[PDB]
RNA sequence: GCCAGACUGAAGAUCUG
Numbered sequence: 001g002c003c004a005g006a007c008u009g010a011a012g013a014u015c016u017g
Base pairs, nucleotide, nucleotide: 003017004016005015006014
C1' cells in the first nucleotide's frame, strides 16, 4: 500500500490480521 476484520449508522482515521 492492497484485501479482510474490528469499529462506526456508515464512511474516515486508528488498531489488528
PHENYLALANINE TRANSFER RNA from Saccharomyces cerevisiae: 17 nucleotides with solved positions. Released in 2002, the model rests on cryo-electron microscopy data to a resolution of 16.8 A. It comes from the structure "Separate Fitting of the Anticodon Loop Region of tRNA (nucleotide 26-42) in the Low Resolution Cryo-EM Map of an EF-Tu Ternary Complex (GDP and Kirromycin) Bound to E. coli 70S Ribosome". Keywords: tRNA, ternary complex, cryo-EM, 70S E.coli ribosome, conformational change, RNA. The work is reported in "Cryo-EM reveals an active role for aminoacyl-tRNA in the accommodation process" (Valle et al., EMBO J., 2002).